[PDB]
Context: bound to proteins that are not shown
RNA sequence: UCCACCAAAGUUAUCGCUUUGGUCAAUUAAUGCAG
RNA sequence: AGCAACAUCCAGCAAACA
Numbered sequence: 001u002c003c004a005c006c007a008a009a010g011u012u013a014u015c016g017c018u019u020u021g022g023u024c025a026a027u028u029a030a031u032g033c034a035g
Numbered sequence: 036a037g038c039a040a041c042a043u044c045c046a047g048c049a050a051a052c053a
Base pairs, nucleotide, nucleotide: 002016004023005022006021007020008019009018010017031039032038033037
Other pairs, nucleotide, nucleotide, family: 011014tWS025027tWS035036tHS
């Protein structure tokens, strides 16, 4: 005691890094999914 | 139309054994 996920680039298989695009049932709901 | 461990205590991390 805060932080949902995927991908392009800095970038070389680059980080609790940075800039973008995409993902959604949100929930103080439902026993859950496949079909 | 089939499958599926749930509950009390407690360790979670605030580092208990390199």
The RNA (Parasitella parasitica Fanzor 1 omegaRNA) from Parasitella parasitica has 53 modelled nucleotides. The reconstruction used 15,797 particles. The source organism's lineage runs through Eukaryota, Opisthokonta, Mucoromycota, Mucoraceae and Parasitella. The entry has 2 different proteins, among them Peptidyl-prolyl cis-trans isomerase. The entry is indexed under Fanzor, Eukaryotic, RNA-guided, nuclease, Gene editing, RNA BINDING PROTEIN-ISOMERASE-DNA complex. The PDB entry is titled "Parasitella parasitica Fanzor (PpFz) State 1". It was solved by electron microscopy to 3.47 angstroms.